[PDB]
Context: one part of a larger RNA, bound to proteins that are not shown
Molecule: 23S rRNA, nucleotides 1374 to 2237
Organism: Streptomyces fradiae ATCC 10745 = DSM 40063
RNA sequence: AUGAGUAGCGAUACACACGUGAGAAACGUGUGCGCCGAUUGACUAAGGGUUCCUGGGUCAAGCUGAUCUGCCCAGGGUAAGUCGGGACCUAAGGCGAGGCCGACAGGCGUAGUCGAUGGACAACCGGUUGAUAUUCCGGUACCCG
RNA sequence: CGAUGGGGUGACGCAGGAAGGUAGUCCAGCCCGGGCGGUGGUUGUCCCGGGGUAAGGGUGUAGGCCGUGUGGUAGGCAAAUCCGUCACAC
RNA sequence: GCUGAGACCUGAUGCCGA
RNA sequence: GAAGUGGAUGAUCCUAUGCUGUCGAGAAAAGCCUCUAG
RNA sequence: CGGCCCGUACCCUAAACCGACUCAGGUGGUCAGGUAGAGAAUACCGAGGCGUUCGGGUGAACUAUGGUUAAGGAACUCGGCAAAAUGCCCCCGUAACUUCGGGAGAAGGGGGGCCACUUCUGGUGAUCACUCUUGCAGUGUGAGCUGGGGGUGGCCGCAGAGACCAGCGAGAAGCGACUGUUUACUAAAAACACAGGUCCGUGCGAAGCCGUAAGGCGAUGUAUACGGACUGACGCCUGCCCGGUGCUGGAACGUUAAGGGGACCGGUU
RNA sequence: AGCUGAGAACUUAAGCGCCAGUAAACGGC
RNA sequence: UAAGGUAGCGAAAUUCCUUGUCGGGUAAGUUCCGACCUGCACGAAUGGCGUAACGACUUCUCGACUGUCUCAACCAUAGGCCCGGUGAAAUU
Numbered sequence: 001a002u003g004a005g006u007a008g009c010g011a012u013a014c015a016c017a018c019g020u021g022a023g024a025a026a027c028g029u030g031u032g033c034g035c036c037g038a039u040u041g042a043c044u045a046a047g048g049g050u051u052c053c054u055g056g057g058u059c060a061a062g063c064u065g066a067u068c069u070g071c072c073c074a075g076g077g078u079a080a081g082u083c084g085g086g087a088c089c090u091a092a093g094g095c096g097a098g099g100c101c102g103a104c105a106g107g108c109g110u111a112g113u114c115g116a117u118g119g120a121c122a123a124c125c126g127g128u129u130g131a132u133a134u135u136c137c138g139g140u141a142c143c144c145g
Numbered sequence: 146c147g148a149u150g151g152g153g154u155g156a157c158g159c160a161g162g163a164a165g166g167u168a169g170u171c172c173a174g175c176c177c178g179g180g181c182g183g184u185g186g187u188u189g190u191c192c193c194g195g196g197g198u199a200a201g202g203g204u205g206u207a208g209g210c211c212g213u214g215u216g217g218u219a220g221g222c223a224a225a226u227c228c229g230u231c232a233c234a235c
Numbered sequence: 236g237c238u239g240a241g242a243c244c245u246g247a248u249g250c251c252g253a
Numbered sequence: 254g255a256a257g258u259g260g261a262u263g264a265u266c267c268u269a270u271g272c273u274g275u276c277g278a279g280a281a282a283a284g285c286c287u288c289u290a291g
Numbered sequence: 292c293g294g295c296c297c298g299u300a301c302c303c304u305a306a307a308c309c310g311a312c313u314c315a316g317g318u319g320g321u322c323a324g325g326u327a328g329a330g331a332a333u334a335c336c337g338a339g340g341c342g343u344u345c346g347g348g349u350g351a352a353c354u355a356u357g358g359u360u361a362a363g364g365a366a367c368u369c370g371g372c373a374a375a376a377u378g379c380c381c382c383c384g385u386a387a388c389u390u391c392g393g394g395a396g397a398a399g400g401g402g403g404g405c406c407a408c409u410u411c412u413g414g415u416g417a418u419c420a421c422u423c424u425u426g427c428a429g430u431g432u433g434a435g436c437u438g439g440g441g442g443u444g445g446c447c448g449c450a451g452a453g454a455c456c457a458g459c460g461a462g463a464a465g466c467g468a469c470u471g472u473u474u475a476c477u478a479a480a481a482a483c484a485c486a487g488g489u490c491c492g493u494g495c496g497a498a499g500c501c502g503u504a505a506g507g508c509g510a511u512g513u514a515u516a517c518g519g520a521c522u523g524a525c526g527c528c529u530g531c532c533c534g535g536u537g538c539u540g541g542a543a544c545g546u547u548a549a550g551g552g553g554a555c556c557g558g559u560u
Numbered sequence: 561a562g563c564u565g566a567g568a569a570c571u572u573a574a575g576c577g578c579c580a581g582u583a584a585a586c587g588g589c
Numbered sequence: 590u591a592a593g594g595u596a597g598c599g600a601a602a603u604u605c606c607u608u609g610u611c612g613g614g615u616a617a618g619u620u621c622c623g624a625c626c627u628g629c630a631c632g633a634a635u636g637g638c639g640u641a642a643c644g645a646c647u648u649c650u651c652g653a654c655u656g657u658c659u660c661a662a663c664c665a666u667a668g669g670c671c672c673g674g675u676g677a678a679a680u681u
Base pairs, nucleotide, nucleotide: 001681008675009674014032015031016030017029018028019027033342034341035340036339041322042321043320044319047302048301051300052076053075054074055073056072057071061069081142082141083298084297085296086295088119089118091117093114094113095112099108100107101106123140124139125138126137127136143294144293145292146291150288151287152286153285154284158275159274160273161272164268165267166266169262170261171260172259173258175196176195177194178193179192181189197250198249201245202244203243208238209237210236212235213234214233215232216231218229220228221227241427251257276279308317309316324336325335326334327333345673346672347671348670353668354667355666356665357664358663359662360661362659363658366657371654379403380402381401382400383399388393390524404446405445406444407443408442409441410440411439412438413437414436415435419431421429423426447451459652460651461650462649463648464647465646466644467643471483472482487522488521489520490519491518492517493516499508500507501506525639526638527637528636530589531588532587535586536585537582538581539580540579541578545576546575550571551570556565557564558563559562597631598628609625610624611623612622613621
Other pairs, nucleotide, nucleotide, family: 002680cWW003679tHS004678tHH005006cHS005676tWS006677tWH007676tHS009063tSS010312tWW013033tWS020024tWH021023tHS021067cWS025345tWS026064tWH026065tHS036040tSS037039cWS037337tHS037338tHS038323tHS039041cHS039338tWW045303tHS046303tHS049050cHS050077tWS050078tWW053130cSS058069tWH060071cWS062068cWW064345tWS065343cWS065344cWS069070tSS070306tHS076131tWS080134cWS080299tWH089282cSS090116tWH090281cSS092115tHS096111tHS097110tWH101504cSS102105tHS102503cWS107505tSS116118tHS118280tWS123134tSS124199cSS128133tWH129130tHS147290tHS148289tWH150223cWS155283tHS156282tHH157281tWH162271tWW163269cWW165240tSS167264tWH168263tHS177255cSS180191cWW195256tSS199247tHH200246tHS205206cHS205239tWS206240tWH207239tHS207268tWS217230cWW224289cSS225288cSS252256tHS253254tHS265331tWH276278cHS277279tSS301307tWS305318tWH306344tWH310314tWS313344tWW352669tHS360656tWH361660cWW364655tHS364657tHS365371tHS365373cWW365655tWH368370tHS375654cSS377458tHS378457cWH384398tHS385397tHS386395tHH387394tHS389392tWS390640cHS393641tSS416434tHS417433tHS418432cWW422428cWW424426cSS448450tHS468642tWS469485tHS473480tWH474478tHH474479tWH481602tHS486523tHS488584tWS493497cSS494513tSS495512tWW495513tWS495514tHH497510tHH498509tHS502504tHS502505tHS522634cSS524640tHS528633tWS529634cWH532591cSS533585tWH542543cHS544577cWW547573tHS547574tHS548572tHS552569tHS553567tWS554567tHS560561tWS583586cHS588592tSS590591tHS590592tHS594595cHS594632tWS595633tWH596632tHS599626tWS600607cWH604606tWS614618tWS614620cWW615617tHS618620tWS633636cSS656660cWS656661tHS
């Protein structure tokens, strides 16, 4: 290339008005309607590793579309004496000075030393930024030297 | 002051009910703030919204647990006034 | 005697709050 | 920047590593207290 | 006055993790409101979130997921496969058989809404007094609030467990006693396991097993213990055969390896 | 004589032949 | 021959002949239930015969119930169909 402008476009509902815009069913705002709600909500460990926030872009990606994006570019963002862990303890188990055994390689193991999923150990409430808060700020506390 | 050594504690399963509380939630004629209803009626126990506050400190309740002391002391690798064991009084 | 949820006071003349 | 009360209900949360029952009989070390050796 | 290092963004029933994907799958733990309800089920909602990730129309056949069907009611079919029917609380009642627990929610039947009156009965606890041991006490007292139970009458509908949710029942035979486990991805069973039974081995450095050995498990156990084999709750029982093979014990005697022995026969000078 | 080759008789254990038991031993009825 | 199958059961998860024969169930029963015994080719811990309860196990029967069927009809949604966007596949 043919199959072919064919199958599919990955499980229930979106509509209207305005706005931005070269271009709008899909982007923003408002109204309404419907859905989840022992979860379509709010967190955490593992894992991921910058996907978070601001600004810019619409060539590549998005099973259509795009001005929008978990995409591309630049910049920024994670604050601990008390939260989890280390500087404390040890279980299963691992390593193992000397050591025993084994033609070589190597196997086992004592003292020890590691190993949380357990034990011990001192902070709570409220506010704030676009992005952090039991970490910053305010008040009042606590522990070790 | 005090051990790395001794002793105590740390120190432990499963199941089950009851009791006492709190968080939360609901209601109110009560408290505070608003409203009088596009259409029949709504000044009325009518309608809407809110009725909170932690750790720490003081106190020591419900509940649960627990004998004290004297003496002796073969044991706890040495010691022990500590632990254990024994007798006695309470 | 020890321990012990909770109730009360303090924390709070603050903070929060329609 | 007001009120910030009363009642009822009520937990799988706390007292609770408690209490009762039971057999299958339920970690260690640190830490804490104490004793001497020093 | 000092109090060190690491994590602290963001996603986390998922569009950021594991599935090659913006995949109808999987992912430990915490928070857990209202009404009805026993409930974390279920229906509608709250806190809060989503409607973006191809759309607009059009009554074709056909396929899929739902729904209703007159008369008949399994006549379908390998087979009632699927669907249908029962389904909730309270009360009455319940057989054969049985290992006396059970079968049993057997089967089967009744009540169920709302209004009024009436009747009984928990919890809580202000006020009122009294008592002390004088408190975070106590004992009487019962307002208000709030469960629960029983009668009488009345009202409405086709229908009162009015939605969602929510056992079909009975008789007999086969196998396995039972609850359980199993061929991740076509077989969940009568297969495996099991509690119980017997036999066999093991005297503790046990037997058995991993290892060349050390060393381990057995076991920090000791014949009522441990290992191996078969049968498989429970009841009545488990008959004959030791010729074969295996296992246990005995070894007089025959045969038999290495080792000991070196008869006798050779080579050489 | 020495060295050297092959080397019989005899000596010996387990095992086997042999003797008993054993079937909720593999098995037969 | 070592001894020749006892108890118990038996057309059975085993029976070829076989749809054995008889009885029950049905209008009609190669299935099923109870017996007979001609056990091709049961049998005692590779256990024999039963057994209350249990079983998403196998088999047969009955009641309720129904679109399983006589015998199919109709309704809605997701595809299918038309328009706009994007755009494969095995195969050859």